[PDB]
Description: Method: X-ray diffraction, resolution 1.5 A. The entry became public in 2007. This is an experimental structure of RNA, with 16 nucleotides shown.

RNA sequence: GGCGUGCC
RNA sequence: GGCGUGCC
Numbered sequence: 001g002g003c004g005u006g007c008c
Numbered sequence: 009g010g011c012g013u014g015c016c
Stems, first nucleotide, its partner, number of pairs: 001016008
């Protein structure tokens, strides 16, 4: 940095 | 937008 995921 | 986290 990318694919997701959880919360705000 | 931020933070936690699996994989890459």
The work is reported in "The crystal structure at 1.5 angstroms resolution of an RNA octamer duplex containing tandem G.U basepairs" (Jang et al., Biophys.J., 2006). It comes from the structure "RNA structure containing GU base pairs". The entry also models magnesium ions.